[PDB]
Context: bound to proteins that are not shown
C1' cells in the first nucleotide's frame, strides 16, 4: 500500500 | 453495415550499429 | 548540441551526467 | 474534504 482517456461526430 | 477525419506523451539503466533534415 | 533512423539484455534491476 | 474516526 492509491490503481491506469474503455471514443466521438460526418455521409451512404 | 461501409468510406473519410480527429483522439494514444512511456519505469529506469545499459549495449549498438546506419542512414536523413536543421 | 537539436529534431529523427533497422534490433538486442533486464527480478519493478539502480553509488552521483550540476 | 476527516464519522475510511478511536
Nucleotide at each position: 500500500c492509491c490503481u491506469u482517456c474503455u471514443c466521438a461526430a460526418a455521409c451512404a | 453495415u461501409g468510406u473519410u477525419u480527429g483522439g494514444u506523451a512511456g519505469u529506469g539503466a545499459g549495449u549498438g550499429a546506419u542512414a536523413c533534415u536543421c | 548540441g537539436a529534431g529523427u533512423u533497422a534490433a538486442c539484455u533486464u527480478g519493478a534491476a539502480a553509488u552521483u551526467g550540476c | 474534504c476527516u464519522u475510511a474516526a478511536a
Molecule: ITS2 rRNA
Organism: Saccharomyces cerevisiae BY4741